BETA CHAIN OF THE LARGE RIBOSOMAL SUBUNIT 28S RRNA, nucleotides 1 to 626; ALPHA CHAIN OF THE LARGE RIBOSOMAL SUBUNIT 28S RRNA, nucleotides 1593 to 1847 from Trypanosoma brucei: 798 nucleotides with solved positions.

Context: one part of a larger RNA, bound to proteins that are not shown
RNA sequence: UCCCAACUGCAGACCGUACUCAUCACCGCAUCAGGUCCCCAAGCAUCGAAUGCUCUGGUAACAUAGAGAAAGGUACACUCAGGGAAGUCGGCAAAAUAGAUGCGUAAGUUCGCAAGAAGCAUUGGCUCUGAGGGCAAAGUGGGGGUCCACAGGAGGGCCAGUGUCCUUUGAAGGCUACCCUCCCGAGCCGUAUCUACUAACCUCCUUCUGGUGUGUUGUUUUUACGUCUCACUCCCGCGCAGGUGUUUUCGCUUCCUUUUUUUGGUUGCGCACCUACAAAUUGCCAACUCAGAACUGCUUACGGCGGGGAAUCCAACUGUAUAAUUAAAACAUAGGUUUGUGAUGCAUCCAAGUGGUGUAUGUCGCAAACUGAUUUCUGCCCAGUGCUCUGAAUGUCAACGUGAGAGAUUCACCGACGCGCGGGUAAACGGCGGGAGUAACUAUGACUCUCUUAAGGUAGCCAAAUGCCUCGUCUUCCAAUUAGAGACGCGCAUGAAUGGAUUAAUGAGAUUCCCUCUGUCCCGAGUUACUAUCUAGCGAAAC
RNA sequence: UGGCGUAGCAAAGAUCUAACGGAAUAUUUUUUCUUAAAUGCAACGUUGGAUACUGGAGCGGGGAAGGAUUUCGUGCCAACGGCACUCGUACACGAGUUGUUCGGUCACUGAGCACAACGUUACACCGUUUUGUUAGGAAAGUGAAGGUGGUCGGCGCACAUCUCCCUUUUUUGGGGUUUGUGUGUUUUACCGGCUUAUCUGAAAAGGGGCAACAGAGAACCUGGGAUGAUAUUCCAAAAAGAAAUUGCAUGUGGG
Numbered sequence: 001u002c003c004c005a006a007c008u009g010c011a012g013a014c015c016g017u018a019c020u021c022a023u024c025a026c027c028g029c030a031u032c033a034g035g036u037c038c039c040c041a042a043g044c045a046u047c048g049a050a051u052g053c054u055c056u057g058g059u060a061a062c063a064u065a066g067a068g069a070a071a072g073g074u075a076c077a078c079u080c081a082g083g084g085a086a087g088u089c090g091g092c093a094a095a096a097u098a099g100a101u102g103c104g105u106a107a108g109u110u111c112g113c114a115a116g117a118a119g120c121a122u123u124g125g126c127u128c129u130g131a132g133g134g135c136a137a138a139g140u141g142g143g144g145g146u147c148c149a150c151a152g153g154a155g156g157g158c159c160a161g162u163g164u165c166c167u168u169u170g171a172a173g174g175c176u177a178c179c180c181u182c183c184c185g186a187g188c189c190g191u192a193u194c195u196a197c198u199a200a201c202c203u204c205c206u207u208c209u210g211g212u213g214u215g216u217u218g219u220u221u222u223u224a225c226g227u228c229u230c231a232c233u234c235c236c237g238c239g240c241a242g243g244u245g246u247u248u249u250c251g252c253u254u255c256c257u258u259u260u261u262u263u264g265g266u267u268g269c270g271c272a273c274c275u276a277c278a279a280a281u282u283g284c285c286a287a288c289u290c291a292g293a294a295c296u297g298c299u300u301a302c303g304g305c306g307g308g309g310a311a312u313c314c315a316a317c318u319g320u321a322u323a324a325u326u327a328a329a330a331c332a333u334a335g336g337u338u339u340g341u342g343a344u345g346c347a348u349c350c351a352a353g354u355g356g357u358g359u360a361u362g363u364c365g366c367a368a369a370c371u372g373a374u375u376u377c378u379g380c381c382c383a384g385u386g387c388u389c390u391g392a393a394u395g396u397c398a399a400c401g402u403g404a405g406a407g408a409u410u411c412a413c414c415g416a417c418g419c420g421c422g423g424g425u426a427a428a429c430g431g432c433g434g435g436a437g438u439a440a441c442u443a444u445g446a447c448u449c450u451c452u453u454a455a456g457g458u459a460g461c462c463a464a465a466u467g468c469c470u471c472g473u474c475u476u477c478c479a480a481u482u483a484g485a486g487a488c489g490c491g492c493a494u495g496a497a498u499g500g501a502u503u504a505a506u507g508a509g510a511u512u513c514c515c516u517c518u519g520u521c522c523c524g525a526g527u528u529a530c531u532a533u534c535u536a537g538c539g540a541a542a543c
Numbered sequence: 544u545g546g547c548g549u550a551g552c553a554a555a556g557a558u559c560u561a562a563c564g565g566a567a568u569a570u571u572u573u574u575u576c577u578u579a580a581a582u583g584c585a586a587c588g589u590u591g592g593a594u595a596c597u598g599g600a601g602c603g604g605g606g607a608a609g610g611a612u613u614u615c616g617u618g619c620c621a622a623c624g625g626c627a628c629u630c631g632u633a634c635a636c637g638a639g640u641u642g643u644u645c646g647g648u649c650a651c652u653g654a655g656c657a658c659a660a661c662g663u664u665a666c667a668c669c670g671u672u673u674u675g676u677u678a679g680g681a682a683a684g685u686g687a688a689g690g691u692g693g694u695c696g697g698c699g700c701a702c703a704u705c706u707c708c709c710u711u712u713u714u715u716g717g718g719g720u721u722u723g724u725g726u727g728u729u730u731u732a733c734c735g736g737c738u739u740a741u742c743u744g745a746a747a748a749g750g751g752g753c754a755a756c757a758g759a760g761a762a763c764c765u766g767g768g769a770u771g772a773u774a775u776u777c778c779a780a781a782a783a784g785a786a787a788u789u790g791c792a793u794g795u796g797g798g
Stems, first nucleotide, its partner, number of pairs: 006795002008792005016645001019610002026035002037606004042054004057597004064536004073530003078526003082522002086520001091517001099123005108113001124296002127293006133285001135283001139238005145232001152183005161178003165174003185230003189226004196220001198218004242275001243273003250270003255265002307515007314507002319331002335371002338368004343359001346358004375501003379432003384429002386425004395419002401413004433451005460494001461491001472488005537552002543545001558593006570581002614638005623631002643787002651758001655753002660671002683743002687739003692734003698727001700725004707718003764784002766778002
C1' cells in the first nucleotide's frame, strides 16, 4: 500500500415516565378487621426481626360521639375465704407448668432415644477479687553531654547595617533572613523581657482622708538568656567475633604434594550447623465473658416463661386433606406381595392420520395392582366363582364357502375363534362344618366313635373400634366402679397380606386413673373495660 | 307503609390547648339598660402549643400487579365521604409526568405456540403436525474488468555527493562516477486496495416465527439560593459539573 492505532469534529431513535400501590387509590358488591408478591429496617433491655418502650419516621391515627356510673350482658378484665372436680358425658374452662443455671433424672427401647423423663438445688442489690487477651522492643554494657550532630527553630530587628518585600520629600517604619546564642529537644530553677499580672507596705496638696501617676518586692505572664537536668545524640563493646560440619559433590584464595595452575592437604574468608541459646524480663494497650468472694437486704412482683405421672385402644413415623361442620383410627408413606410385559412390543391415548403418551425410553425396564414402618408370622380350601392353560382335540359354535331342483326356491356337507371340553390357579374372589358316646368319688370328658365339606378355620388373637346373649364371668382397682384395668375369651358373626400377631418410636388421635393444678364444683361475692342506659348526631332490618 | 328515630352507629389506645382564619354568626328584654341571668356558632380548618400512640417485618419508606388523575394548583362546599367538614382521593377549574445512557425492550433461549405438508361431511366450525414425503439459502477463493493507493521496477528531471577522468602557471571551469536528496500526473513491472464484474462456492431439535414488565440481559455519576405538582430526563456556555457510549464524519497524527 495508506486505515493493522490516535486524536479530534460532527450528530443520536423508539416506546415508558404523575401519583396511588392499600386498615380508602388493588381486590374483596363496598371508603371491607378479609385477601393480595417484591426492596429497606434503629436504640435499649435481651436468648433474641421475640416480648417490651423507644429513636429515627410516621401517626398525632381515625374507626359518629357525648353525657353518664345502674340492670343485663360482653371484655384477649380481675379477685376471691375455706375447700379442692364432690362438679361435669367429659377437667371444657380456666387456672397450676417456666428463663437460665447448677444439680439431678425410672421403666422401656428397634440402641438411636425415651428426657425439660422424674426430681432437686440456685437466681437481688451492693462491694471488692479472681480467671480468662492483643500490641511493641533478643538483649546488653561502657564512653560523651566540661554540647559531643548537620540541613530545623527562637530571641537578639535604635545600627551609620545588609538582602528580600511593603509604605512614604528620598529618609524612615514593619515582618523575614544574614551574624550570634542556645537548642540536634525538653524540662526545673534563676535571670532578663519594650510590655503585663498578682500580694504587702509606706507616701505629697487642705489641718481631717487615701493601695500610687511618681514607691517596693516576691510571685505569675510572654519571650529570651543563663545554670543545672534529662531526653536525645555521638563514640565504643558485648550476643557477632566464634565454634561446628576432618576416606563425602559446601565454595573459593595462598601455599604444599602428585604431572597438575585437578584432587588431597594448607591458609584466609564465606557455605551448612542457638553450638548466639535466659527470661522472654519488661513496655504498652486491651477485652467483657465466665467465675469467685465479700459487703448488703428482702422482694410469687417488668417482660417474656413446658404441668406431670401412670395405663388401655388406635395409627409406625414426618408428610396429606374434605374451601365453608369432620384432621382422624382416613389417605399419602417408606416397608410387604403378585400379575402383566422385552418393541412388527407391552402399557396406553385417539375423529381420523405416517396421531398421542409411557419412553429423547429397554427388566437394576416399564406397566399394572394389592399390602402398608421396623419386628414376627403368614394355616387349610381351587368344589364354587373367576382367572389361567401353550390345553386337550373333532360336541358345539357365524359369515364363509361347496355341491346338489324349471326357476325362484331347497338341502346337505363345509365351517372360526369362542364355547363344550380338558388342564392349571387362593399375598384371584372369596371360603374354611355338623353328629354321638365315654371315669364304678366327684365334676369334668382328655379319650373314643358319627355324619358330612372344596376345604371344613390352622397360627394367632378377644367381651378386643370385633361378642348378638351382655353390665357375659372372675380377679383387680373406688367409700361405693354398666367405668377402667388384668384376667376370662364358645369367637352371634374373630382370625392370618380380607394381611394376623407383635412391636420402641411419634399423635391438636380414642380412652382410664393418679400427682399437679385449679371459682369445674361448693357457693357465691366484689372489683376494671365496653356496652347497655339517657343524650347529641347519625340511622336501618326482620315482621 | 307501619315497623321506628327502636334496632342501632360499640376493634384497631387519647387528645388538650391558645391563637387564627370561614356565615367562631346571633340572641332577649323590663330595665334605658347593660354584666349577670337562659342555647346557637364550626363537635370538625389551620398554625402554635401541650399529651400520647405506632413502634422500622412501620401507620415508615420504596416497587409489583392493580389502579391511573386519584396528583398538584386554584377554587370551592349542593350532594357526597354512613358523624361531620369551613377538610378532601369530592365537586368545580385548570395545571402536570421532559431521558444519545434508566426502564421497557434493538435480540436470546424455557417450558410453550407456524407454515409447508398430512388428517375431517367439512378452509368463512378445521384436525393434525410444530419443521414436516419440499428441490424451502449465501459464501472463502479464483478470475476478468474497471477504478484508487503503495511498492517495485524501469524511466525522466533537478538538487546534493566520498571518489575517479579532462583545460590552464595554478585557482576559476566541465564531465563522469559512486553515493545521498528531492521532483515527474514519465513508463512499466510488481504489490496492496477497492468496486464494478465473472466463475467457483452450505445441512438439520430444527426448512417458520413469536414466547421472559424479574433468567440470560450490552453507555451516567454525583450536585443543584434546584417545581406549585416531574426528573439517575429539568440545570447551557463559563459555576452544575464531571461522565459514558454510538453513529458518522473530518484533518492531522501514527501512516
The sample was in a buffer at pH 7.2. It holds a match to the Rfam family "Eukaryotic large subunit ribosomal RNA". The family is grouped with related families in Rfam's "LSU clan". Primary citation: Hashem et al., Nature (2013), "High-Resolution Cryo-Electron Microscopy Structure of the Trypanosoma Brucei Ribosome". It was solved by cryo-electron microscopy to 5.57 angstrom. The entry has 76 different proteins, among them 60S RIBOSOMAL PROTEIN L23A, 40S RIBOSOMAL PROTEIN S24 and 60S RIBOSOMAL PROTEIN L27A. The entry is indexed under RIBOSOME, EUKARYOTIC, KINETOPLASTIDS, EXPANSION SEGMENTS.